[PDB]
Context: bound to proteins that are not shown
RNA sequence: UGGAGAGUUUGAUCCUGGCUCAGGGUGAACGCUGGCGGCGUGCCUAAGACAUGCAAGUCGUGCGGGCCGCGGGGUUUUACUCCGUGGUCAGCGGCGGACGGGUGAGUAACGCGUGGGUGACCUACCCGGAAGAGGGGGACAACCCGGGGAAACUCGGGCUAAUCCCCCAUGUGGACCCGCCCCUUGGGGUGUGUCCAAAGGGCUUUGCCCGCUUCCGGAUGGGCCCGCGUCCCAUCAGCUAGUUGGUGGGGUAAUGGCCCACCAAGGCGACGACGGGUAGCCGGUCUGAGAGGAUGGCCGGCCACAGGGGCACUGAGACACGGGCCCCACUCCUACGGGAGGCAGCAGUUAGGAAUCUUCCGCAAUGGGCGCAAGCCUGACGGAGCGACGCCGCUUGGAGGAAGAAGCCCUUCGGGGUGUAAACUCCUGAACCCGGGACGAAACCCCCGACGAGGGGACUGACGGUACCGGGGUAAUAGCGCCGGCCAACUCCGUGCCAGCAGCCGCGGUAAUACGGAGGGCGCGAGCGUUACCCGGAUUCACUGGGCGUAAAGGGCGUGUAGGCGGCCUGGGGCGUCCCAUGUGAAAGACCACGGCUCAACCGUGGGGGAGCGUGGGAUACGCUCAGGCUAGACGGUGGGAGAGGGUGGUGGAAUUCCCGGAGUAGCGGUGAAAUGCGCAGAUACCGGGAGGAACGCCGA
RNA sequence: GGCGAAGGCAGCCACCUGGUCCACCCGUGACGCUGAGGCGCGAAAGCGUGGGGAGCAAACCGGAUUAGAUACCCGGGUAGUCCACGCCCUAAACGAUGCGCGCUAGGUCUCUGGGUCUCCUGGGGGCCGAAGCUAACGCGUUAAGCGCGCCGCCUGGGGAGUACGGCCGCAAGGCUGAAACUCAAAGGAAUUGACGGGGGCCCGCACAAGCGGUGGAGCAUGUGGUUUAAUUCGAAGCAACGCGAAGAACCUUACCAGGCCUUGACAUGCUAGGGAACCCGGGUGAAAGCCUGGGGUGCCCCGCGAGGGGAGCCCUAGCACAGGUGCUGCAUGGCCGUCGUCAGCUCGUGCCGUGAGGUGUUGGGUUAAGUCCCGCAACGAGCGCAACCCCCGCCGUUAGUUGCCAGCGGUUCGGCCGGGCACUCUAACGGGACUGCCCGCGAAAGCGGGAGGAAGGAGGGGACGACGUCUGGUCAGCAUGGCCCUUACGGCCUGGGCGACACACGUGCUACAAUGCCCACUACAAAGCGAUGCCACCCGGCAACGGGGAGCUAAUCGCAAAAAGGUGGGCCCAGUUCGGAUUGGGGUCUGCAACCCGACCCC
RNA sequence: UGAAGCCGGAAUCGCUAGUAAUCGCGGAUCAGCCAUGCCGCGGUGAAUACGUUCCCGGGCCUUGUACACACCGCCCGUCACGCCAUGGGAGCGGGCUCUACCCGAAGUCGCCGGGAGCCUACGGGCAGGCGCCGAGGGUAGGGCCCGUGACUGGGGCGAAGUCGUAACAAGGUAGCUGUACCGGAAGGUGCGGCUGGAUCACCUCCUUUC
Repeated sequence: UGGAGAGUUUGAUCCUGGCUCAGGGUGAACGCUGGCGGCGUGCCUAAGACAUGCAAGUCGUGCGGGCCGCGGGGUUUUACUCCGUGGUCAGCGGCGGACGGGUGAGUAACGCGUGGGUGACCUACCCGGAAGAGGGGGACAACCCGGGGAAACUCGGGCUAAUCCCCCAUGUGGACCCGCCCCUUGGGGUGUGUCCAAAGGGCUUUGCCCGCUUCCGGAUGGGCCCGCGUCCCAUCAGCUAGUUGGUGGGGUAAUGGCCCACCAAGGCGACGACGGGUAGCCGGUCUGAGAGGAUGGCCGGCCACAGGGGCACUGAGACACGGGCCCCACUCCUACGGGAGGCAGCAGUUAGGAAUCUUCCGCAAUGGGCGCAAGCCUGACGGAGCGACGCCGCUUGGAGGAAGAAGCCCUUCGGGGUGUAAACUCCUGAACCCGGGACGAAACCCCCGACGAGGGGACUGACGGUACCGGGGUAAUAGCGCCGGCCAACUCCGUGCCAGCAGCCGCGGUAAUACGGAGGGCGCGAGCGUUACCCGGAUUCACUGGGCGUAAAGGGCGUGUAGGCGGCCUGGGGCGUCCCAUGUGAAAGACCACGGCUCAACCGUGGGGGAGCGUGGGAUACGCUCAGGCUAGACGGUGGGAGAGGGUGGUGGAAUUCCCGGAGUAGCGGUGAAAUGCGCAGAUACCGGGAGGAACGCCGA
Repeated sequence: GGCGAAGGCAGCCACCUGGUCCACCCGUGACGCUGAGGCGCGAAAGCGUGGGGAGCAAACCGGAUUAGAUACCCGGGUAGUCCACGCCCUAAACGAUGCGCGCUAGGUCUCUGGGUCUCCUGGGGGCCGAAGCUAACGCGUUAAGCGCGCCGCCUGGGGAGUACGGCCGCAAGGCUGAAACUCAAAGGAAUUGACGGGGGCCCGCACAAGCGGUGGAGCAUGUGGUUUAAUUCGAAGCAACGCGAAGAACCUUACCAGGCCUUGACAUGCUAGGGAACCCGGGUGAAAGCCUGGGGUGCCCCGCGAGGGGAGCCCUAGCACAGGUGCUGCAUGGCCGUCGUCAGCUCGUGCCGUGAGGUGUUGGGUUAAGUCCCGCAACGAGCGCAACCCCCGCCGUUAGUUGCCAGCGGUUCGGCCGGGCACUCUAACGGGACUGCCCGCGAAAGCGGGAGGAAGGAGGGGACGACGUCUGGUCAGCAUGGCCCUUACGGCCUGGGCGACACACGUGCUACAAUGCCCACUACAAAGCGAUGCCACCCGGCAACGGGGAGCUAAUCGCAAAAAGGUGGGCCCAGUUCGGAUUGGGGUCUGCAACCCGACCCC
Repeated sequence: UGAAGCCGGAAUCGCUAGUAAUCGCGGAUCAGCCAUGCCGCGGUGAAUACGUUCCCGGGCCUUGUACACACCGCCCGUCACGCCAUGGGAGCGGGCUCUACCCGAAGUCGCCGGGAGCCUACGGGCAGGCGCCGAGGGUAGGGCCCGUGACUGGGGCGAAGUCGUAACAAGGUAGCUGUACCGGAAGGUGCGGCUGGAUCACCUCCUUUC
C1' cells in the first nucleotide's frame, strides 16, 4: 500500500497529433442459453390518460336521537312496542386527516449544503411546577313537517342534547399603554389603569381514572435571517418602478418593499448583473494512483409538486396528495332538470417505449392515528409472488479406468488429435419421498402489591408445515464469446473483391490462421455476448500534470484602466498562514476488529478516521496591513553625444516627358524573331530655351 | 551601417518635435512589472472630396507567341501611384520568437558614448560557439538555456475565417465566429532515394568532324492490318518486327476441311478365353483404317514320348491409367534480354546520430575503372574493375608427314625421286612489356616526351556482365504449382493452310551506272566441310544436268572458280551493252509428289 | 520478254583503323530450298574528331522537392453526373417572452351597510353594495428559439467524366501574401510586403589557414 499500455500518417525515421482498443461500472435493453437457493432490486419513456378494489380514521367513558337483537311484563300476548344492556346508523362534538405514502414537473434559488443568528418568533399531543374548574344564559344538526327532485339529495318551518356557542364572576397568573430600575435591537423586573380563563365524563365514590382552564419552565418539531459553496452560453452587456432606501401604516407567530400611502433617487452589473439553456440539492455512488472526472435510481436528510393556474378557509400546524372555491384543459353519469371526477398512495389498465412485477398474504412483528380500556383503522410495514435484472452461495458427480474402443477431424497413410474424455467398476447421494418442526412473542391485559417498583398468570404467527433437524433416496441441466494483430487460443474444407467480416489497422482477386462450416483450441460459466451511457486509458483542458520559431498556438505596434504580481532594513497589528483545545462534521455507506445467519452475499455491535466551518487559546518565518528607515529597481538634475525617428516651410542637381527653337536626314523604336507604334506635316541622335511631376545617384554597409 | 514600439524612415537647408545612449553619482526614495477592456499608431491596395499628373501602370486597346493565349514578350493606355483633408485597419504587419527582471564560458567583426587609452567600460547590430535546451533543423549574455511576474493564444484535418447573430465601415470589406457533415489522418523536422525545362565536375560514335547508308524504285524477308474454312502460336519503344524458325511442298505443324482410332502413337501394372516372337500376301479405301487369309513356336520344362507345365513377346475385352503445343510467364524453376562492361553495390568492427541512417565510399589529384595516390574517425574486407583463360602480333625449344624446298644429285617441270628440316608451315610447351630504363613536370599516383623493342603505356580482338532494375521474355524447348479436356481440347491420315493482298511499317538485297558495264585472258586468300558423302577426270549436252568414273576413313583426294585486282578488247552518256523486275516458252535436279508452293539452266 | 529506277521529302542509321566502305569464301539447318538471312573466313582499304554549347544515355559530388506505383510522378479549378448534410429563400407554422391597452372569475383586504332586510349578545354582526389587487382572456406591436418552404448559393463524399495545366524541380513567368481590376477554368496583372526562392556574381561576415 499506489500509477502497465497497444494499433494506425512514412520507402524508412524521429516528433507532433487525432481516431481506435484492452478495464471497471449500470434501475438497464436486446441475442443464444438457463438448474437451485439467499439477500437486494425492477416504468430511466407520457409530471400522458386511467375501469375496479383497497391506501384514514377513531372515541357510546363528550351529547341527543333513529333501527335491531335480546333480557324484564305492560291489555295475558301480537294493536297504544315500557324500563334495563349490546349491538348498529348517520348526526352533533373531539383528536387525527399538515404524519405516514408518491413523484422530480418547476426551481440556478438561502432551493440545497455547511456554519451560524432570532433583544425578530411559533410548537397540538408529552413532561416538571403553580393556581383554578364558581354563577348564569343560548343555537345548529340529528329528529318531526312541508315544498323540490329521476336520483344525487336540496330548501323552508319547528323540537332538542353536550366536552357546541355566549355572558358574568374569581385573576394563581397572563396580555396591553405609560412611568421607574436593571439589561441592551422587542431580554428580565416593577407600579397604577384597562383587558383575559375554564367542561365535564366514568367507577367498587366523601377516594381513585380520564379529560377542561390560566401561567411558568422543559422537551420535540418548525418559521424567518445571515457568511461561504452550488452547471453551460457574453454569438445574452447592460439590468431595475415596489425598482434601492427612508418615514408612517397594513400584515404575520415574527424581521422584512411582504403589502400600501408619502418622501428621497436610489439599488445591481465583466468579482458577469440581465437574459437564454439545462438541472431538484445533499449523505452518498461509479470511476480514478491520486488530484480529478462523472452521477444523485434504491436507502437516509432537505426542498418542490398532487390534471394546468390562481385563491383562501379551517387549524398548533396547510394555503392541504385521497379538504374547499374559481378559471382552464380533459373525461363520466343524465329522465337534458342537472350531477360527478382527479392513482406522482398499493395493486392494476391503457398509451408511449428497447424496457420494468401481484388487481398476492397479514396486521404475528415494528412503527403511526384514535380510545380509560377492550380494541378499531393502518397497500406505512412485515412477508409472500413474478423477472438470471444484480450480487453471494450451491449443483450437473467423485475415485478408479487403454500407449488409448467407436465416431468425427487432421495425416508425411506409420501415425496424430478429441482423451481418462467415454464405455466399464466401485463410492458418495442435488432432487425427490417419510417423520418431526421453529426463532422471530412478550408485552398491552389479568391477579398480589398501590392501577408505582417489584413478583406471578393468560392470549397472540402473515411468512409457514416454510426454514431447519432426523430418516430413506436417484449419476442427476450446460452453455456463450473468441482463436489475423491489440488478445489467451490453428488446422482442413467451401468460397473466390462474391458471399461476407469489421472496434481500429484492414481481411476477401482460387494454397484466406481475418468470410462460412468442421474438427481442435482459448476464455468465462447459469451464464456468455451485444448495444447504449459514465470514468479509465486521455499528461488529449495538463492543480497534481502540456504547450505556442518551422507541428495548432505571440495579439500588427504603442499607450494605458481594472486586475494580477512587488527590492533591502526595523518595529506595531495578527487578516492570510501554522499550532493546540473544543463544538460541529446525524444515521446508513466506506475503512479496521469481533461477532449472527452452516459460508459468503446480507446483517449486528464496537472502533478509528474526514476536509470544511464556529468558539477559545497560542506562534509570527513568509504573504498582507499600518508606521519609520534605506538606495541596488524606477524616475529626475547637470554635461556631453550619434541617428533616413517625426512634422512644417523652403530649394539643389541628374534624368525622363512634353512645348518653342536651332542644326541635320532617313529611319527610330522594339524582339527569340517580328510587328504594332513613331517618322519627309522632318522623327531618332545633338544643341539652346522653357514647363511640369516624381524620386533623390555617389556617400551607402 | 543608422533611427523608430510597430508600420516604417534616405538630396540639402531652417524652424518645430519625440525616443535614446553615456558621464558626474548631484536630487526623489520602490514612485515598480505587466496589462482583460479602452484610447492612439498602423505597409500596399482601396474608398470619399478637392488638387496634381512627368515616369510607371491594374483594367483596357493594339502587335506578336500559341492548339487556344482572355498570359508571359512588344507598342500604347485609364484609374492609381503624388499632395491635402477624411476614411479603411488588413498583410509572409515575420525574428512566423509578447513584455519586464535576474542568472549561466568565451571568441570575432561592427555602430555609437566614456576612460592614467598597447586594453578597460557602457549602450546597440552581426557571425561562431561553453553549459543547457531542442522532434530535429537549430537556439545559445540580442536564448528557443536557467528561473519569477503579468498578458495573449493552442487543443486532429477538412467544412471555414464560412454561415447565423452582433459590432464597425460611404463601399470594398473588417472584427467577433460556430455546427451538421466528412476524413484517419492532416502535419513538423530530418533520412535514403528518385526526379528537374537546377549547379559543378566527368564519360559513351551522344553530338560535333567525317565516310557510307536507310526513308524514294524493284525484289527478298519479318510485322501491322485486311482477308480466309484456316491464313496455328508467341515476340510489341529502345531491349518485338531476316526475332523463337541454324531450312513450312507432304513431314515439320501447334491451324482448316474432310476420312478414320479408341487403354490409345507413348508409360507403369493388375484380371482373363484365345494368341502367345515373327513374317507374308487378299479385299475396301485419298490414305489412315476396317475386314481378310496364310506361312508358323526357338524357350524354361514332365520326357525316351503321350501330353503337358512355361517365361519373353504379340493381338481381344475389362480394370487402373496414359495423352493434351488447352489456360495462367503476376503461382514458378531454369535459361535469356535489358539498364550496362556502366563503375558501381555492400559488409565486419570502430566512431557520429534518439532514429531512419551516416562515416568507411564527401575532399584534391590521377585512371578505362570505388585504378592508383594524397588526405580524412576510421582500420579492414567482400561482390564488382583488373589479373588468372582463348585468339592475333616477335622469338625460342620440342616434332619433320600427308606439310616446306635453301643448298646438292638427278627430272617425264610444278618437290616429281633422291636427300634435308634449314626456312614456311603445322601445334604443344615456353620466352617477351614492367612506365623496367632515359628526360622533363608532380608531394605521390600519374602525365608529356625519348630510347631501345616485333610489340608499349590496358599492344589489337575474345571469353567474362556486381547488389539489383524492369510484376521484362519464355508454361510453345524443358521442367513445374494450379485450372481445364476424356468415342476428345487426346490419336492416325489424305488435302488445304501458315506462302492469302486495297493497304502501312521494320531489316535487307539489286540498282539507277564510265572510279562503270560486258567478254577473253591472267593472278594473290583464310576459315570450314565431306567415304551412301565431297567428287577429280572423260564424254554428251549452248547449259542446268546426265552417263561413265579415279582419289579421299581426308595437312594425302574433293568441294575450289576466290572475287574485287591485273592485262587485252568491246560500250561511248543513251533508260543505254545501265538495271534485271515481270511475263511467255523449252529444259534440268531433289523428292512418293514441286497446282497452291522448290531451286537451277536456256531463248 | 527487258518493268521501276537519272541517287531519293520530313526524317533517320552505322562506323574512330585494318574500323567504315567494297570484294568474294565457308559453315550450321538441310532430300531439295524460297539464304538476299545467320554465324564465321579472309582480300582491298579510307575520311574525320576544333571541341563538349546542343541532342540520346550515363557516372561522382551538390541543390530543391508537395515525387516514393518515385516526372510515363504529383496535382489545381471550372464544368458534367450521383448521394449526404447544410446556408439563403416569397414565406408559412409553432414555443417562450416583453410592452402597451381593453374585459376580468375565485379570494383576502379596504370603504359603505344608507330612505334598506335578517340577527342581536344594538357601540355590534350577518346579508347586501362599491373598490384595490387579481388567474386568466382579448387586441396590437417587438425580442429570442424551434420547425417547415417552390427554388437556390456554396460544402463534403463519390476506384479510373470533360477542358485546360495553376502548384510541387528556375514546375518551364520563383513562390507565397494583403488588396485591387479582369478572365470558361485554374488563374493573370497592378501596387506593396515576405523568403517559407534564387542559379550566379562579385561584396561584407564567419570560419578553417600553416
Shown are 1514 nucleotides from a PDB entry: RNA (16S ribosomal RNA) from Thermus thermophilus. The structure was determined by X-ray diffraction at 2.86 angstrom resolution and released in 2014. The depositors describe the entry as "Crystal structure of the ribosome bound to elongation factor G in the guanosine triphosphatase state". Crystals were grown from: 100mM MES pH 6.3, 75mM KCl, 6.0% PEG 20K, VAPOR DIFFUSION, HANGING DROP, temperature 294K. An Rfam search finds the family "Bacterial small subunit ribosomal RNA" in it.